The RNA has 43 modelled nucleotides.
The PDB entry is titled "Re-refining the tetraloop-receptor RNA-RNA complex using NMR-derived restraints and Xplor-nih (2.18)".
The 2005 paper behind the entry is "RNA helical packing in solution: NMR structure of a 30 kDa GAAA tetraloop-receptor complex".
[PDB]
C1' cells in the first nucleotide's frame, strides 16, 4: 500500500400499541423490495 462487507431505514401484504375531554391520527415486527457504509479482520 491493498480488499470484502449488514442490518441500517421505508415501504408492499396482515394484526394490533398508543395520545388527546373529546375530534383525529400514528406506527411496531416479518417477509420480501429498494437506497446506504460506521464498524471487523486478512496480508
Nucleotide at each position: 500500500g491493498g480488499g470484502a462487507u449488514a442490518u441500517g431505514g421505508a415501504a408492499g401484504a396482515a394484526c394490533c400499541g398508543g395520545g388527546g375531554a373529546a375530534a383525529c391520527u400514528u406506527g411496531g415486527u416479518u417477509c420480501u423490495u429498494c437506497c446506504u457504509a460506521a464498524g471487523u479482520c486478512c496480508u